Context: bound to proteins that are not shown
RNA sequence: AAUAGGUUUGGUCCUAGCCUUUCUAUUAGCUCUUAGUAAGAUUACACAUGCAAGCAUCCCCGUUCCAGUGAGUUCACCCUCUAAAUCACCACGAUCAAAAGGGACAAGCAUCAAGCACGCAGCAAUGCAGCUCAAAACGCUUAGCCUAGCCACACCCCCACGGGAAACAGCAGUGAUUAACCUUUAGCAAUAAACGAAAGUUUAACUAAGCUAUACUAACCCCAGGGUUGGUCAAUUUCGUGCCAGCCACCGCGGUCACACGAUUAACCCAAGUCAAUAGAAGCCGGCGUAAAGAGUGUUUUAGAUCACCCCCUCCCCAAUAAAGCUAAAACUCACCUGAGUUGUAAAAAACUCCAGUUGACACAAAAUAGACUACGAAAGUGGCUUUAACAUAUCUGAACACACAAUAGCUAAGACCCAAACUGGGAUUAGAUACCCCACUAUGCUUAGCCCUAAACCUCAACAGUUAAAUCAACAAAACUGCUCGCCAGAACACUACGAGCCACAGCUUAAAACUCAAAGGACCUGGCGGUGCUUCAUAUCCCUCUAGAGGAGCCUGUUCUGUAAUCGAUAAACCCCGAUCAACCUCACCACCUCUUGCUCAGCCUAUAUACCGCCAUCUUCAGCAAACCCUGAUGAAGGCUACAAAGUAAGCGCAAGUACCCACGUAAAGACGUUAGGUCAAGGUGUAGCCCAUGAGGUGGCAAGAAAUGGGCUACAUUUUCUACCCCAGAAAACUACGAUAGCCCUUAUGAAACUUAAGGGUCGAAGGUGGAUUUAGCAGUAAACUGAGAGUAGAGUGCUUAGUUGAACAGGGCCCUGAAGCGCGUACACACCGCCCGUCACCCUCCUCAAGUAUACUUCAAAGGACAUUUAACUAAAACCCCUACGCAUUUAUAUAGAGGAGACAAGUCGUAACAUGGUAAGUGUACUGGAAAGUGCACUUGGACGAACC
Ligand code: NAD
Ligand code: SRY
Numbered sequence: 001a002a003u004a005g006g007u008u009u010g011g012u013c014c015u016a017g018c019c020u021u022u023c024u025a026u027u028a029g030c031u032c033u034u035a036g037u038a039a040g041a042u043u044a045c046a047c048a049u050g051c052a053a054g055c056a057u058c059c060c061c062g063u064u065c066c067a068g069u070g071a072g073u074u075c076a077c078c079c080u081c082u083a084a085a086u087c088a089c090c091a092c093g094a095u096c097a098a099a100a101g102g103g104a105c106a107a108g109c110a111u112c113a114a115g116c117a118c119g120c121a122g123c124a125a126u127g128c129a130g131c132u133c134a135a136a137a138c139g140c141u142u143a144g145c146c147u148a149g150c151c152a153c154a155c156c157c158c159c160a161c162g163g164g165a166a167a168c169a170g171c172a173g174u175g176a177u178u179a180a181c182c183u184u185u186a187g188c189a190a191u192a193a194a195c196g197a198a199a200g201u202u203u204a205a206c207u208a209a210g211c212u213a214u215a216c217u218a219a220c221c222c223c224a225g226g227g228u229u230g231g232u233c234a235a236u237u238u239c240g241u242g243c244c245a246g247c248c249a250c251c252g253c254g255g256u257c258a259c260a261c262g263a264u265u266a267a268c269c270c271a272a273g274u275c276a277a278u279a280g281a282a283g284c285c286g287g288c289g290u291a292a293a294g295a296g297u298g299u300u301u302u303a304g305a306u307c308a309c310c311c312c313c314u315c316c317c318c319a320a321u322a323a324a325g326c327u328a329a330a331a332c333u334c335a336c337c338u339g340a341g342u343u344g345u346a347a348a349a350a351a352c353u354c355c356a357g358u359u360g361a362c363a364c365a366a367a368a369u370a371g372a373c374u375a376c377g378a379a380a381g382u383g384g385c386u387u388u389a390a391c392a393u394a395u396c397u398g399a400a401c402a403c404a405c406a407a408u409a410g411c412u413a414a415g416a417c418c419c420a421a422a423c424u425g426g427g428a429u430u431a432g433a434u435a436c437c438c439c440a441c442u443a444u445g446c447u448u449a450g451c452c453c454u455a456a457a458c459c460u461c462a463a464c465a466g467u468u469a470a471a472u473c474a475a476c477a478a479a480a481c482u483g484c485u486c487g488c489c490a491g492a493a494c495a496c497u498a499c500g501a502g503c504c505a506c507a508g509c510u511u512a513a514a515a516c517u518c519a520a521a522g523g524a525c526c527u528g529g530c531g532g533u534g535c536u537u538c539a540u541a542u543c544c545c546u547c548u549a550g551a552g553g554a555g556c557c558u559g560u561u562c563u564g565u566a567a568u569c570g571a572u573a574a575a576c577c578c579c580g581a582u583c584a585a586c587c588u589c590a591c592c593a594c595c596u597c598u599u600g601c602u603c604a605g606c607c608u609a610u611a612u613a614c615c616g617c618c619a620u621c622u623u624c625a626g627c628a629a630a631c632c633c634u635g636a637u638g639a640a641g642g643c644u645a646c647a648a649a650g651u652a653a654g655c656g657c658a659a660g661u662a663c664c665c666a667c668g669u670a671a672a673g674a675c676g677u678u679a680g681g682u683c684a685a686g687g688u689g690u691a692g693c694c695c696a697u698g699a700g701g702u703g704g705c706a707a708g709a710a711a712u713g714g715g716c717u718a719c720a721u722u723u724u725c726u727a728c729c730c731c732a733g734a735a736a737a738c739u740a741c742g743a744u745a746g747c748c749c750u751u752a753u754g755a756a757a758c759u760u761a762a763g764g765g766u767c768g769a770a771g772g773u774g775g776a777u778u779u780a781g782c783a784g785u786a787a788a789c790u791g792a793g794a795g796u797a798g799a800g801u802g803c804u805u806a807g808u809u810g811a812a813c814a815g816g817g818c819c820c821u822g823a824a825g826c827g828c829g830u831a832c833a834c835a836c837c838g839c840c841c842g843u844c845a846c847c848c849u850c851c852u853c854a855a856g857u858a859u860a861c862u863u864c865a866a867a868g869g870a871c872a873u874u875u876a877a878c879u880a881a882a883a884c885c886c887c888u889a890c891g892c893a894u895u896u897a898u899a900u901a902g903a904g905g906a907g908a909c910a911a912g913u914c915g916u917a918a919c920a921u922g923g924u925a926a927g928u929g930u931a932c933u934g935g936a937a938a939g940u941g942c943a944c945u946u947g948g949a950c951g952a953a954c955c
Stems, first nucleotide, its partner, number of pairs: 002021001004020004010526005022281006029274002033219006039212002043176001045175003049172003054061001068153003077103004082097001085095003106142004114132002118130001119128003144150002155164003183209001185208003191205001192203004225270005230251003238263003246253002286489003289476002294486001296405004303397003321389006327367001333361003337357003341352002373383001375382002410451006419445002424440004458947001462485001464483005491518002500511004527833002529830003533827007543817003547781005554717008562708002569580002591704007605693002608691003614687002616682003619678001621676001626655002630651002632642003662669002719774001723735004741771001746766007787809007836922001838919001841915002844912001848907006856900005863893001864891001867888001869886001874882002925946009
Other pairs, nucleotide, nucleotide, family: 001002cHS001282cSS008015tWH008521cWH009011tHS012638cSS013474cSS014291tWS015521tWS016520tHS017519tSS028275tWS031213tWW031272tWS042177cWW044069cHS044153tWS048173tHS048184tWW051204tHS053062tWS057058cHS067154cWW068169cSS071152tWS073144tWS076150cSS081099tWW082098tWS083097tHS084096tWW110137tWH111499cWW112138cWW113133tWS113136tHS114137tWS119130tSS122124tHS122125tHS160161cHS165167tWS168172cWH171204cSS172184cSS178180tHS182210cWS187189cHS188205tWH189207cWS190206tWS196198tHS213272cHS224225cHS224271tWS226274tSS228235tWS234268cSS236265cWW237264cWW241244cWS241258tWH245254tHS245258cWW248251tHS252260tWS287293tWS292489cSS297378cSS300399tWH301398tHS305307tHS306308cWH319382cWS320390tHS327328cHS328366cWW329365cWW330363tWH331418cSS332362cWW336358cWW343350tWW344349tHS349427cSS349438tWS377380tHS379405tWS406453tWS407454tWH408929tSS409452tWS409930tSS421443tHS422442tWH422940cSS423441cWW428436cWH430432tHS433435cHS456927tHS456945cSS456947tWS459478tWS463484cWW474523tWS475524tSS491520tWS494515tWS495514tHH497513tWH498512tHS515850cSS525639tWS528835tSS530920tWS539818tWH543820cWS547812cSS552775tHS552776tHS553718cWW553771cSS554770cSS562709tHS565567tHS566592cSS567704tSS568684tWW571576cSS572576cWS584589tWS585754tWS585797tWH590684tWS598696tWH604694tHS604696tWW611615cWH613683tWH613688tWS616685tHS620677cWW622675cWH624674tWH625656tWS625673tWS626674tWS628653tHS629652tHS632649tWS661670cWW683688tWS692697tWS696698tHS708709cHS719771tSS719772tSS720723cSS720737tHH721736tWS740772cWW741772cWS742768tWS742770tHS744801tHS745767tWS753757tWH753797cSS754756tHS757760tHS757798tWS782813tWW783812tHH784785cHS784810tWS785811tWH786810tHS794802cWW795800tHS796798tHS831918tWS831919cSS839918cWW840917cWS842936cSS843913cWW854901tHS861895cWW862894cWW868887cWW876880cWS914935tWS915936tWS916917cHS920923cWH921951tWH
C1' cells in the first nucleotide's frame, strides 16, 4: 500500500515506523462421514531387489526419443546464410531446423572504478596505436526462465581420450537427513513412440486402479469440531489465584470487585475442518527553513532544458584580492627627575619592588570615530594610508572524487615578539575543585616557505526564469506559488562508527554499512508547574531593620520521642507535641498475666484489618476572592482562548465575599468564609461498604504496669531593689548576700475525698539547691492592645502550673526598605507533567546478546590447458584396396572463507558507586570545529553560530 484502522504526548496538530483487517501456499497442534476430480521426497545425499527397448527372414533402423531433475546458468527470441531430416526416388521448391555471422535479452552490491591487449588497416610482409567503461566496463554474490512451453544438466573433474571410481535427478521402494514422509498395483484395450511390406509385436510413456482433508465440486436419517469472547474486532456467567501462576499480533492485563490468567457456564466466527508458526501477494510522479534530506565555494565536460533571436531598464565609485612601501593612538623598553610603594577585588592572598608617576626617544604587533553606511568578493572573507596590477562569461543548468579555492585550530622549518594566552606552576575558594576568581609564563596567534582540508563553512531556506490571481496558508519561522534542471533523503539508534579504497594527512580527513536492540524517535504548538527568572508594586504586627514583653540558659509542672517493661491506640513539617482528654489510683480500659463462660445484656457479638471505600465532624491555603451551569463569539470549527470606558466579544442564574445580624453604635471583635488543594485527620464518638473471627479476634472476673540514662516542645516560678516581709490597699515601718532573694521540688506529719491514697489534692513543719537575666536562633502583639494582676466556671467522688471566660491597672513605636520568606500585575524561558523531593549525563562494578580487530597455526574451497611443443606418403594398382593411433600441467602457486590465544566496542536488563555535565540566565548561557588537559561526566584557549538574553519613547 485500501473505503481504512490501532499505537508516540500531560494534551493538540504534523510527520513517521510497527502492527491489524483481506487472499493463497507449506508445516504444526487438536479434530474428521462419504462420493467424484485434480495435485502430490525436504535434499544434484547414498542406494538391497525387480522392472523400465525392442523390431525384424539375418542387413539395417531404433535404444540420441519419451520419462526425470533443478546443480549450474544471459547457448532459449528475431534476421541473414546454410547442413542433416521429411515430402517413395533423381530433381524442384516447400517444410523443419543446427553450426556460423549480426542484434536483443534476470536481479542485488560502485565499500567491484578502472579492465589489461581487450583494436584497426593490409593480398601478404607488416605497420599504426589503439579497444571497452559512471548511459556502469571488469568483477562478486544470488537465482532455473519470459511456462500451449523452453533452457540446462544427466555420479564428479565445465568437457570426457583419460582419471577418480563403480552412480535410480526412469517407475515402485529403502536408508540417512529435514519442520516437510504416495503402492516394492495391473494392462498394452485407447492415444503416442519404435520396428516391420503387413497382420502385428514391444513400451513403469500412457491409460485404469491404490494411498493422503493439500485443493475444488457434491452430498448426507444418525453423526462437529477448532479457535475466539478488554479495545482495534463479532461475542462471558460464577468460582479460584492475588505482580504469583500465567496471558497478548499491537496497545496492554494480573498487587483480594480480574468482562484480559486458569476452570466452569453462555455466546460469537468459520466449519470437515479449524488457524498457531513461516513465506508470499498490494510499495517510486512524495518531499528537503525547524521532522530524514539544498551535501563549504566556483568552473567546465558528455548532455539536457526553453528561461537563448525578438524584447527593454543600476556599466563606473564605497570595507574584493595580491605585492611593495608608509604610520596616528596606545604599549614595551631605556634615560633623567621625583616619590616609597605598585599590582589584584565581592573581598583576600600570592606576585613584583632597578617598582610607580611625569617628560622625552622609540615596532616584523594590532588597525578608535566615520559605520544610524550597507559596499566588495565565488564562498571563506574583507572596514588605517598610498601606489601598481586587477575583479571570468552576450542562453541557462552542470561534479564528495576532475580543476582551483576554503575561517579558526593544528603539523614541519627558519625568523620576530608589544599584548593576549591552551598546557603547566603558584595563590585562594570548596565536603572535594584536575573548574569558575587572582598572578606568572609557554606552545599558539604575526612573517616567509610548504602542508593539513575541517565548522552551528547556518541568511540551516540550491541555480536560472517568472507571477501575485486562484483553493491564502497544518504549526512556528523569514507570505504563498509556477516552470526547468542538478544534488540529496525514506522509523529511531548502533553511526561524524567498523571494514575497504584514496589522500604530503599516521591519535588524521573524505566516502560509508551491518548484526544484536526498541515500538517508538522526532518537529512545532497549548495548558499547568517550576525557575539560585525580569520589571513594576507590595506585605501594616508584617518579609527585613525599627518598638515592647518573652522563649532558648536554671529548677519545677506537663506532652512527645528514644530506652525500658509481660504490659494499649491514635495525632505526629507548616496544618503534631496540656493534641482526642472541659482530664487514667480501682472504674474509665481498649493493654498484660492468670482463671472462667459459650445462642452469650441484644432475633447475638467484635476498640478485628482497610480513613487509600465512605457518611459524619474538621484542619489548611482563607490574615484569599473567586467558583460555575446554560448560551454566544474567536482561532480556517486544533488543544485552547475571550480585555481596552474617548471601550476592540462577551452575556450570566446560582454559591461565596459583601450586605445584614450578635456583643456596648457607623467603629472594632466575633461569627461567617464558596469551589477546589494536600487519596490531610479521624473505622477508637457513633454509624457503615468490603474482607476476616465465632469454645474465640467475642464476653466476664482477680491482680498488675504505665518508669526514666537521655533528648526535645510548651508552660509555671525565679534569679531581686520598679525588690522581699508586715500593716494598709497607694503620705508607713522593717529587711537586704553563705539564717538575703529563690522550689508548686525532696523528706516528715496531718487533714479532705474515697471501700481503698508512700501514691491524688490542700495545709503545716523541716530543708535553703541550681539560678545572678540567658549564644546561634526564635515567638507574639497596633490600644483599652501587649505587659502585669485578680476572680469565676466546665468537668470529678477527689484530682491540672491545663482549658474556657469576666474584670482591673495600663504602655512604647508606627518610619523606611526589598537579600531572604510570600504575594499581585505584565513579561520571558523550559528536555519537568508521579510536575525541581523533577528530569538527567558519563566513569567503575556486576550477568545476557551481537560485532570487530588480531599473533601463530590448521583446514577447506577457488583458479590454471581459454596453453604450448614434437610429427610424417608408405604399400599397391588384369575389379580395387590395405595401412595410421604424439609428449607435456598442479605448485612452499593462487582465491576466498572458517576455527582458534588475546584485546576491545555497541546494545539490552537494571538503576549499585563517585560526582552533578545538560534542561530555568540550570546556579560559569548553550553548542560547532580544532588543540591541549583531567577519576568521570567534562574544563580551558582561538575563531564561528543562535537552536540565549539584554527588559525595547526620552529621562
Ligand atoms: P559520481 O558517481 O558522482 O562520481 C563518480 C566518478 O565520476 C567520480 O570520479 C567523479 O569525480 C566523477 N564525476 C562526478 N560527477 C561528474 C560530472 N558531472 N561530470 C564528470 N564527472 C563526474 O558521477 P556519476 O557516475 O553519477 O556521473 C555523473 C554525471 O557525469 C553523469 O550524468 C555522467 O553522464 C557525467 N559524466 C561522467 C563522466 C565520468 O568520468 N564519470 C564522464 C562524462 C560525463
Ligand atoms: C525500551 N528500552 C530501551 N532501552 N530501548 C524503552 O525505550 C521503551 N520506551 C519508549 N518510550 N520507547 C519501552 O516501551 C520498552 O519496553 C523498553 O524496552 C514502553 C512502552 C510499552 O508499554 C510498550 O507498549 C513498554 C512496555 O514500555 O510504552 C510506551 C507508551 N505506550 C503508549 C507508554 O504510554 C509510556 O508510558 C512508555 O512508552 C514510556 O516508556

An RNA structure (12S mitochondrial rRNA) from Homo sapiens, in which 955 nucleotides are resolved. The PDB entry is titled "Structure of human mitochondrial 28S ribosome in complex with mitochondrial IF3". The entry also models magnesium, potassium and zinc ions. The model includes bound nicotinamide-adenine-dinucleotide (NAD) and streptomycin (SRY). The entry is indexed under ribosomal small subunit, initiation complex, initiation factor 3, mitochondria, RIBOSOME. Method: cryo-electron microscopy, resolution 2.97 A. The entry became public in 2020. Primary citation: Khawaja et al., Nat Commun (2020), "Distinct pre-initiation steps in human mitochondrial translation".